This is an experimental structure of RNA with a sequence from Mycobacterium sp. MCS, with 119 nucleotides shown. Primary citation: Zhang et al., Nat Commun (2019), "Cryo-EM structure of a 40 kDa SAM-IV riboswitch RNA at 3.7 angstrom resolution". Bound small molecules: s-adenosylmethionine (SAM). Sample source: RNA was prepared by in vitro transcription with T7 RNA polymerase. An Rfam search finds the family "SAM (S-adenosyl methionine) riboswitch aptamer" in it. From the family's description: SAM-IV is a mRNA element that regulates gene expression via direct sensing of S-adenosylmethionine (SAM or AdoMet). SAM-IV riboswitches share conserved nucleotide positions with the previously described SAM-I riboswitches sequence analysis and molecular recognition experiments suggest that SAM-I and SAM-IV riboswitches share similar ligand binding sites, but have different scaffolds. On this family, see Weinberg et al., RNA 2008: "The aptamer core of SAM-IV riboswitches mimics the ligand-binding site of SAM-I riboswitches". The sample was in a buffer at pH 7.2. NCBI's taxonomy places the organism under Bacteria, Bacillati, Actinomycetes, Mycobacteriaceae, Mycobacterium. The PDB entry is titled "SAM-bound SAM-IV riboswitch".
RNA sequence: GGUCAUGAGUGCCAGCGUCAAGCCCCGGCUUGCUGGCCGGCAACCCUCCAACCGCGGUGGGGUGCCCCGGGUGAUGACCAGGUUGAGUAGCCGUGACGGCUACGCGGCAAGCGCGGGUC
Ligand code: SAM
Numbered sequence: 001g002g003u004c005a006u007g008a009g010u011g012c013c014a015g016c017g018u019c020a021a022g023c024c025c026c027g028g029c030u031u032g033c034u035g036g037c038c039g040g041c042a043a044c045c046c047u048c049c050a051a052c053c054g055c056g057g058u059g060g061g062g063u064g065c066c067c068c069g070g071g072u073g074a075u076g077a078c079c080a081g082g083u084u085g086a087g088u089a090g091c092c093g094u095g096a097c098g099g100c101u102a103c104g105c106g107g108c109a110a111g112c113g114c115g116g117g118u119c
Stems, first nucleotide, its partner, number of pairs: 001079004009038001011037007021030002025070002028067001039066003044062004048057002051118001052116004082108001085105001087103007
C1' cells in the first nucleotide's frame, strides 16, 4: 500500500499444559492453546457472461476470522497477493550440493441467462 472490535461455533475427536491463558486494558464467567473434521460469516486478491456495454444471477479457488458485555487505539494482527514448475540475479550454509527472498516466462485452477450498439 488499506482495514480493525462489527456478524456468526456454549460442536465433535485427539494431543500438550492448567494459580496459566482466554484479538490491548477492566469486569464477569469459562481449564486454556495447537491440529484435523464439519458448520458459518465476510467480501481483501484472482476467475463468468462465446469481442464491448447494460440488467440480473452469483458461486468457485485462496487466505482469514467466527466466548458475551463495556471502553479504546493502532504497540500489535491479516494479504502484498491462487498453487506448481524450468530460468535469471543476490545472500546464506563444510568440498559439494542444497535452502531462502525477489523478478519475469510457461502450465493447471468452473462460471448461467436476457436485451441493446457494430462486427
Ligand atoms: N477477516 C477479518 C474479518 O473480521 O472479516 C478481518 C481481518 S483484519 C481485522 C481485516 C482485513 O482482513 C481486511 O481489511 C481485509 O483486507 C482482510 N480480509 C481478508 N479476508 C477478509 C474477509 N473475508 N472479510 C473481511 N476482511 C478480510